An RNA: 22 nucleotides with solved positions. NMR data were recorded at pH 5.6 and 283 K. The PDB entry is titled "Solution Structure of a 22-Nucleotide Hairpin Similar to the P5ABC Region of a Group I Ribozyme with Cobalt(III)hexammine Complexed to the GAAA Tetraloop". The work is reported in "Solution structure of Cobalt(III)hexammine complexed to the GAAA tetraloop, and metal-ion binding to G.A mismatches" (Rudisser and Tinoco Jr., J.Mol.Biol., 2000). Method: solution-state NMR. The entry became public in 2000.
C1' cells in the first nucleotide's frame, strides 16, 4: 500500500460478502 484468485445472485448489463500475499 497494491495484488491473485475462488464463490452468489439478475433477462441483459453489474454489483457483489469473505479467503487470501509482503
Nucleotide at each position: 500500500g497494491g495484488c491473485g484468485a475462488a464463490g452468489u445472485c439478475g433477462a441483459a448489463a453489474g454489483a457483489u460478502g469473505g479467503c487470501g500475499c509482503c